[PDB]
Context: one part of a larger RNA, bound to proteins that are not shown
Molecule: 23S ribosomal RNA, nucleotides 2242 to 3120
Organism: Mycolicibacterium smegmatis MC2 155
C1' cells in the first nucleotide's frame, strides 16, 4: 500500500497484529480512555560529510579613500650654487743642477721706456724649499747649445693635462619678489521687473602656490572576491603524512591495523681502482713506574672483534687489518633479464674509444648490501657542422650537459591565503556521534571455593586476609546492528504492573541464645510500608512518627495523560580565555509544550442470531474477579529466668489507626421555580402592597436529592495438601540414619471457606409451568405463502433506572404522573382591618401566610373506540 488488523513466550534489520509454537476468543454498532500502531505535523534544527551566507584579523589578492614625489596647466625680474664650453691666469718637489726637470712641435734671439734689472710695503699658496700677482722706488737686464740631462729653458709661440681662479654659452637647483595664468560662499553694479542660481565687468585679496591630468613610492578590513587538507573504532584535542630494516607475515612472492622497535633527507679526494701481505676479540703466564685494563715477549685462542652510519642478510677464502701506484667517482652503446596499474624503480655480461693497476690472468662504469631524496612545467649557464618571418646579419627559438623546489600534506589542487557562527541556511547520512534498544560483562552488583588468622583455649557464634569460580544485566564503560524524507529528554505528579535479592507482620536451624533484647542462615511475595524542613535536585542532611518507612525491572513504565523546576536557540551581566567575531562540563536573571481516536487494546452499554417447536418463572455452577494491613492495653504475672537491675512464651480480655463497602437516622456541605430581610434604578397611572434588572444583585436561613467531616458494616472461624524444619518404625550396611517401604506434625504463601460475574460453559446445562393449531401455492419431495395462540414490542403515563438504548413501574376490572385536599417540614409572624406614636415604627386579628421533592386520601386532567411480531422433517439402537 492492503485487510474477516488478538494475546503470551519465542525468532527476526536484535522493541512483530501479519512468522513459530501454544492460548483465548460468537456477528454488528453506540459512549468512554489514552499502552502501541516506533501514531499524524515538519526530505532532524543535535552529530557528521559536502555547499553557502554573513562576520573578525597583524589569512592572501586586490580596491576606495588618504598621502609622498615628478612632470602638464605655467609666467617675469633679481642674488646663490652645481654641472659641462670658450677668453685666459695658477701650478709641475727622480738624480747629475746656474735647480720647486711640464713633457712636448715652432727654436739663435724675447722682455725695455704703451717704462726691466735691485728693493721699502699688501694679499694668496705654501713642501714658511719657494712660488705668482698690485702699487711704489729704480734705469738698460734677465740672458741660448751654454754643460749636466731618455727630456730646455723662467726668451719667446700653441693646444692643454693632474687642478683653483675670474668675464663670455647652457643646463638645472635654493632664496626674497612681481603680475599676467590660476582661485576667492570678499564688495558693489549689469543681465532683471521679480532672483542668496548663474554669467559678465570692476574693485580687495591669494598666486605660478593651490587644484586638476597623466606617471610614481606609502598607508590602506573602509570594502570586494576568496582560502583555511586527509587519516581518525563519531568529531575535536594529541599524533601521523616520503624513503630504509627487523617482527607480525601463517618455511616462494605478497599482506591489514592510530599493531610492535630502530634508522634516514648523509658522509669518504680516502672511507674510491688495483696489486701484494696479515688474522683477530677473550684468556692464562712473566714484566719499572703501570695497577683489571697502556706498551713487549711465550701459550691458548675459526670467529664470540670488526666492518663510516639503523636493522636484517653476509663477510676469517676475508668484504676485516697493513702498504704501494692512481682516479674507472670515464665516454659512446648494450643482448638478456627482476619488479611493477601507470609513472618510477633495479641488475647486467660483452663490444669500441681513451685510461689505472698488474710479469701474467685479468679487476676497475664508486663506497659489503639494502636508505641519504623530488616528476612536470618555468627559469639560469656552458657547449653544439639546427633554424633564423625579403635577402646578409642578430634577436629569439632548438638539441647536449649541467643548476634551481622541508612542492617534506614527499605522484607535488595557484607564482600568492587564516579564524567565527548558538543569527544561521541548503543538500545528504542511522555509511557516523548524544537518548533508548541490542551483543560484551572490563567495572558494578550478589552469591560462593580453600581456611591464614581475630574471636581468653575454639577457622567455621560472629568476622573471615592472600588466592579462586561463577550470577545478574541497575552503574561507568566497550561496539556501531535498527531508528537522522524526526523512536520527544532529567525531576515531579496521576495510575498502576510484574520480580524477590524481604522493611514489616508469618514459620524454623544454630548462637560467644539465663531472661527483655540481639547475631547468623533458611522458607515464605498475602497485604502493608507515613507527613514535612533545606537541596533544582538522582543524590544527600535533617525534624516528628510508625510495625515498617524495602531494593529493583517495566523506552532509567508512564508528556496523542499533566507540569515545566532541570537541561541545549534567539536578549542581557559578572568571571576567565582570545587581537577580533566570539568561546566556556564558570555564576546569574528572562525565556511559545499542537493533534476532532481509524485499527488493536481497555472500561461501560445495546442490536442480530444461536443453544432442533413458540414462551415464561426459578435456579446448578465448569471458570473467573474481589478482599486478605496491624497496633496499644490488662489478666496470666512482677510469675518463669538472675546477684540485682530487669523480665518472658503460651493462653484469654478491652480499645483503636489506616483501608474498603453500603446508607443519609444524626452531624454537616450544597441548593438557580423555597421562605424571610435589605441597597441603587426603572415600572405596576397614585399611596399601599408587589415585580424587571444589577453574580439567584447582597445578605440569613434551608425539606428532598446528591455527598462527607457523618452512620453502620467487613479483613473472620474452621478444614486439606505442604514449604524450611521436627519426628516414629526401618534396612541396604547384624550397629546407626526422618527414607529406600511405610506413617505424622508444620506458615499471613498454595486449595477451599467469604462477597461479586458467571450456560455464547458450541458437552450452549437444570427443576418446572404455559400455548399446544388453522389455511393457501407450487408440485406432492420439500419448499413458499398468511393468518394465530401462549407471550413480547412499539404507542402511551412514569422512575432515585438512564448519554442513547437498556433496566423497573402503570396503563380505566388505574393511585403510574399531575392537579385538588390533610399532613410532616423549611421560613418566622403575610395582606387587609383597628390601635399607640410626630414619624420613624410597634402591638392585635394569628404558630399568620408562602411553599418544590416525603407520606396519605381523592380519577379531576393524560395513560387512547391500536398497531407490529410470535408455535414443530424424521430416522437408528435400546428399554
Nucleotide at each position: 500500500g492492503c485487510a474477516c488488523u488478538a494475546c503470551g513466550a519465542g525468532u527476526a534489520a536484535a522493541g512483530a497484529u501479519g512468522c513459530u509454537c501454544g492460548u483465548u476468543a460468537c456477528g454488528c454498532g453506540c459512549g468512554g480512555c489514552a499502552g502501541g500502531a516506533c501514531g499524524a505535523a515538519a526530505a532532524g534544527a543535535c552529530c557528521c560529510c559536502g555547499g553557502g551566507a554573513c562576520c573578525u584579523u597583524c589569512a592572501c589578492u586586490a580596491c576606495a579613500a588618504c598621502u609622498u614625489g615628478g612632470u602638464a596647466u605655467u609666467g617675469g625680474u633679481g642674488c646663490u650654487c652645481g654641472a659641462u664650453a670658450c677668453g685666459g691666469u695658477u701650478u709641475g718637489u727622480g738624480u747629475a743642477g746656474g735647480a720647486u726637470a711640464g713633457g712636448u712641435g715652432g727654436g739663435a734671439g724675447a722682455c725695455u721706456g704703451u717704462g726691466a734689472a735691485g728693493c721699502u710695503c699688501a694679499c694668496a699658496c705654501g713642501c714658511c724649499a719657494g712660488u705668482g700677482u698690485g702699487g711704489g722706488u729704480g734705469g738698460a737686464g734677465u740672458c741660448g747649445u751654454u754643460g749636466u740631462u731618455g727630456a730646455a729653458a723662467u726668451a719667446c709661440c700653441a693646444c692643454u693635462c693632474u687642478g683653483a681662479u675670474c668675464g663670455u654659452a647652457u643646463u638645472g637647483g635654493g632664496c626674497c619678489u612681481c603680475u599676467a595664468a590660476c582661485c576667492u560662499c570678499g564688495g558693489a553694479c549689469c543681465g532683471u521687473a521679480u532672483a542668496u542660481c548663474c554669467g559678465g565687468u570692476u574693485c580687495a585679496g591669494g598666486g605660478a602656490c593651490a587644484g586638476u591630468g597623466c606617471c610614481u613610492g606609502g598607508u590602506g578590513g573602509g570594502u570586494a572576491g576568496u582560502u583555511u587538507a586527509a587519516c581518525u573504532g563519531g568529531g575535536g584535542c594529541g599524533g601521523u603524512u616520503g624513503c630504509c630494516u627487523c617482527c607480525u607475515a601463517a618455511a616462494a612472492u605478497g599482506u591489514a591495523a592510530c599493531g610492535g622497535a630502530g634508522g634516514c633527507g648523509c658522509c669518504c679526494a680516502a672511507a674510491g681502482g688495483u696489486u701484494c701481505c696479515c688474522u683477530c676479540a677473550a684468556c692464562c703466564u712473566g714484566g719499572a713506574c703501570g695497577g683489571c685494563a697502556a706498551u713487549c715477549a711465550g701459550g691458548u685462542g675459526u670467529u664470540g672483534a670488526g666492518u663510516g652510519u639503523a636493522a636484517g642478510u653476509g663477510c676469517a677464502c676475508a668484504a676485516g687489518g697493513g702498504a704501494g701506484c692512481u682516479u674507472g667517482a670515464c665516454u659512446g652503446c648494450g643482448a638478456g633479464a627482476c619488479g611493477g596499474a601507470c609513472a618510477u624503480g633495479u641488475c647486467g655480461a660483452g663490444c669500441a674509444g681513451g685510461g689505472a693497476c698488474g710479469a701474467a690472468a685479468g679487476u676497475c662504469g664508486g663506497g659489503a648490501c639494502u636508505a641519504g631524496u623530488g616528476a612536470u612545467c618555468c627559469g639560469g649557464c656552458a657547449c653544439c657542422u639546427c633554424u633564423g618571418a625579403g635577402u646578409g646579419g642578430a634577436a629569439g627559438g632548438g638539441g647536449u650537459g649541467u643548476c634551481g623546489c622541508u612542492c617534506a600534506a614527499c605522484g607535488g589542487a595557484u607564482a600568492a591565503a587564516a579564524g567565527g557562527u548558538a543569527c544561521c541556511c541548503c543538500g545528504g547520512g542511522g555509511a557516523u556521534a548524544a537518548c533508548a534498544g541490542g551483543c560484551u560483562g572490563a567495572u558494578c552488583u550478589u552469591c560462593c571455593c580453600c581456611a591464614a588468622g581475630a574471636g581468653u583455649c575454639c577457622a567455621u557464634a560472629u568476622c573471615g586476609a592472600c588466592g579462586g569460580g561463577a550470577u545478574g544485566g541497575u552503574u561507568u564503560g566497550g561496539c556501531a546492528c535498527c531508528u537522522c524524507g524526526a523512536u520527544g529528554u532529567c525531576g515531579g505528579c496521576u495510575c498502576g504492573u510484574c520480580g524477590c535479592a524481604u522493611c514489616c507482620u508469618g514459620g524454623g536451624g544454630c548462637u560467644g541464645g539465663a531472661g527483655c533484647a540481639g547475631g547468623u542462615c533458611c522458607c515464605a511475595a498475602g497485604g502493608g510500608u507515613u507527613g514535612g524542613g533545606c537541596u533544582g535536585u538522582u543524590c544527600g542532611c535533617c525534624c516528628a512518627u510508625u510495625a515498617a518507612a524495602g531494593c529493583g525491572g517495566c523506552a532509567c513504565g508512564c508528556g496523542a495523560g499533566c507540569u515545566g523546576g532541570g537541561u541545549u536557540u534567539a536578549g542581557a551581566a559578572c568571571g576567565u580565555c582570545g587581537u577580533g567575531a566570539g568561546a566556556c562540563a564558570g555564576u546569574u536573571c528572562g525565556g511559545u509544550c499542537u493533534c476532532u481516536a481509524u485499527c488493536c487494546g481497555c472500561c461501560g452499554c445495546g442490536c442480530g442470531c444461536g443453544u432442533c417447536a413458540g414462551a415464561a418463572g426459578c435456579u446448578u455452577g465448569a471458570g473467573g474477579a474481589a478482599a486478605c494491613c496491624u497496633g496499644u492495653c490488662c489478666c496470666u504475672a512482677g510469675u518463669a529466668c538472675g546477684a540485682g537491675a530487669g523480665g518472658a512464651c503460651c493462653g484469654g480480655g478491652a480499645c483503636g489507626g489506616a483501608c474498603g463497602a453500603a446508607c443519609c437516622u444524626c452531624u454537616g456541605g450544597u441548593a438557580u421555580a423555597c421562605c424571610a430581610g435589605u441597597u441603587g434604578u426603572c415600572c405596576c397611572a397614585c399611596c399601599a402592597g408587589g415585580g424587571g434588572c444589577a453574580c439567584g444583585g447582597c445578605u440569613g436561613g434551608a425539606u428532598a436529592g446528591c455527598c462527607a467531616c457523618g452512620u453502620u458494616c467487613g479483613g473472620a472461624c474452621a478444614g486439606g495438601a505442604u514449604a524450611a524444619c521436627c519426628g516414629c518404625u526401618g534396612a541396604a550396611a547384624g550397629c546407626a540414619u526422618c527414607u529406600a517401604a511405610g506413617c505424622g506434625g508444620g506458615a499471613a504463601a498454595c486449595c477451599u471457606c467469604u462477597u461479586c460475574c458467571a450456560a455464547g460453559a458450541c458437552c450452549a446445562g437444570g427443576c418446572u409451568u404455559c400455548u399446544c393449531a388453522c389455511c393457501c401455492u407450487c408440485u406432492a419431495g420439500g419448499a413458499g405463502g398468511g393468518a394465530u395462540a401462549a407471550g413480547g414490542c412499539c404507542c402511551c403515563c412514569c422512575g432515585c433506572a438512564g448519554a442513547c438504548c437498556a433496566c423497573g413501574g402503570g396503563a380505566u376490572u388505574g393511585a403510574u404522573a399531575g392537579a385538588c385536599c390533610a399532613g410532616a417540614c423549611c421560613u418566622g409572624g403575610a395582606a387587609g382591618c383597628c390601635u399607640a406614636g410626630u414619624a420613624a415604627u410597634a402591638g392585635g386579628u394569628g404558630c399568620a401566610g408562602g411553599g418544590a421533592a416525603c407520606u396519605g386520601g381523592c380519577a379531576c386532567u393524560a395513560a387512547c373506540c391500536g398497531g407490529c411480531c410470535g408455535a414443530a422433517a424424521a430416522c437408528u439402537u435400546a428399554c